[PDB]
RNA sequence: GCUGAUAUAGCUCAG
RNA sequence: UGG
RNA sequence: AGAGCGCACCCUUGGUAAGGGUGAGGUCGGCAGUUCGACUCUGCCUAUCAGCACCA
Numbered sequence: 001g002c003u004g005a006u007a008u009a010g011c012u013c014a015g
Numbered sequence: 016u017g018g
Numbered sequence: 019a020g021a022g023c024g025c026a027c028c029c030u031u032g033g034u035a036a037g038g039g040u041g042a043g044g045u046c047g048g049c050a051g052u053u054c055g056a057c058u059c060u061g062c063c064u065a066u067c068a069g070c071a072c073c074a
Base pairs, nucleotide, nucleotide: 002069011022025041026040027039028038029037048062050060051059
């Protein structure tokens, strides 16, 4: 250089 | 659970 | 499209803290692009941190 994975009410985080 |  | 934490305002108190309530308030997620209805696909730079890049 880019192969496969999380972002969300101001703050920490589901589905 | 394109609810 | 959700709760805690705000926050404003109640209830409580002699007034508070706390607790229980109410609303404000989010681009739904992150802009393209795609599947009668979208966060299901697809990249992609923000953008990750697990990743592998020198030789004998």
Molecule: tRNAThr
Organism: Escherichia coli K-12